[PDB]
Context: bound to proteins that are not shown
This record gives sequence, structure tokens and C1' cells, in this order.
RNA sequence: UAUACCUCUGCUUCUGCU
RNA sequence: AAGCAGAGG
Repeated sequence: UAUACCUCUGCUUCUGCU
Repeated sequence: AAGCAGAGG
């Protein structure tokens, strides 16, 4: 004790596994 | 409608 918020663009429609 | 990715502030 560990990837925030807001916006835009693009993709997918995901059944979760030490 | 939601998720993910990229960019910007």
C1' cells in the first nucleotide's frame, strides 16, 4: 500500500482463470 | 448503454 478527474477519438460486446 | 485503448489539459 499503488495509474485520479474532465474532454475527444477509435475498437469491442467480453461470462472472469493462482 | 457499458468497458477497454490512445491523445490532451